[PDB]
C1' cells in the first nucleotide's frame, strides 16, 4: 500500500453450502464448615462485529464498511 483471515454466551475457544449455537471456569441458589476456601448438588447466560443482498425463516450463502492479524511494496 496492496491479497488474504478472523470477529460467536462473562472469559477462551466449537457449531450438516438451510432451516442446529456448544463446552469449561466466570455469576447465582442450596449442602458441608465456627467461617472461608475446597467439595457436592441444582443452576443460569447465549438473537453469532455492524450494514446491504440469494433465500423457504441466513449465525450458517455472497457484497460493503469496521477491527485487529498476518509473507509482502520506490529502479535490482
Nucleotide at each position: 500500500g496492496g491479497u488474504c483471515u478472523u470477529g460467536u454466551a462473562g472469559c477462551u475457544c466449537a457449531g450438516u453450502c438451510g432451516g442446529u449455537a456448544g463446552a469449561g471456569c466466570a455469576a447465582c441458589g442450596g449442602u458441608c464448615u465456627g467461617a472461608a476456601g475446597a467439595a457436592c448438588c441444582g443452576u443460569g447466560u447465549g438473537u453469532c462485529g455492524g450494514c446491504a443482498g440469494u433465500u423457504c425463516g441466513a449465525u450458517u450463502c455472497u457484497g460493503c464498511c469496521c477491527g485487529a492479524g498476518a509473507c509482502c511494496a520506490c529502479c535490482a
An RNA structure (tRNA-Phe) from Mycoplasma pneumoniae M129, in which 76 nucleotides are resolved. The 2022 paper behind the entry is "Visualizing translation dynamics at atomic detail inside a bacterial cell". It holds a match to the Rfam family "tRNA". The literature on the family includes a 1993 paper in Trends Biochem Sci by Hou, "The tertiary structure of tRNA and the development of the genetic code". About the family: Transfer RNA (tRNA) molecules are approximately 80 nucleotides in length. Their secondary structure includes four short double-helical elements and three loops (D, anti-codon, and T loops). Further hydrogen bonds mediate the characteristic L-shaped molecular structure. tRNAs have two regions of fundamental functional importance: the anti-codon, which is responsible for specific mRNA codon recognition, and the 3' end, to which the tRNAs corresponding amino acid is attached (by aminoacyl-tRNA synthetases). tRNAs cope with the degeneracy of the genetic code in two manners: having more than one tRNA (with a specific anti-codon) for a particular amino acid; and 'wobble' base-pairing, i.e. permitting non-standard base-pairing at the 3rd anti-codon position. The family's RNA type in Rfam is transfer RNA. Entry title: Mycoplasma pneumoniae 70S ribosome in untreated cells. The entry also models magnesium and zinc ions. It was solved by cryo-electron microscopy to 3.5 A. The reconstruction used 77,539 particles. The entry is indexed under In-cell cryo-electron tomography, sub-tomogram analysis, ribosome.